[PDB]
RNA sequence: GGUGGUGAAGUCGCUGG
RNA sequence: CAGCGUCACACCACCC
Numbered sequence: 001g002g003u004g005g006u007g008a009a010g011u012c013g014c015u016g017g
Numbered sequence: 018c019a020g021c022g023u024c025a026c027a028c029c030a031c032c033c
Stems, first nucleotide, its partner, number of pairs: 001032007010024001012022005
Other pairs, nucleotide, nucleotide, family: 008025cWW011023cWW
């Protein structure tokens, strides 16, 4: 540097409420 | 508010 997985009390889009 | 996604970031495994 990269790929995959994951996270959010960062960001903004879609959809629903 | 919830599902999905955007960009940045972080954590883990692996490759270089």

The depositors describe the entry as "Crystal Structure of 2-aminopurine labelled bacterial decoding site RNA". Shown are 33 nucleotides from a PDB entry: RNA. It was solved by X-ray crystallography to 2.2 angstrom. The entry is indexed under 2-AMINOPURINE, BACTERIAL DECODING SITE RNA, FLUORESCENCE EMISSION SPECTRA, 9-beta-D-Ribofuranosyl-9H-purin-2-amine, RNA. Crystals were grown from: Ammonium sulfate, magnesium acetate, cacodylate, pH 6.8, VAPOR DIFFUSION, HANGING DROP, temperature 293.15K.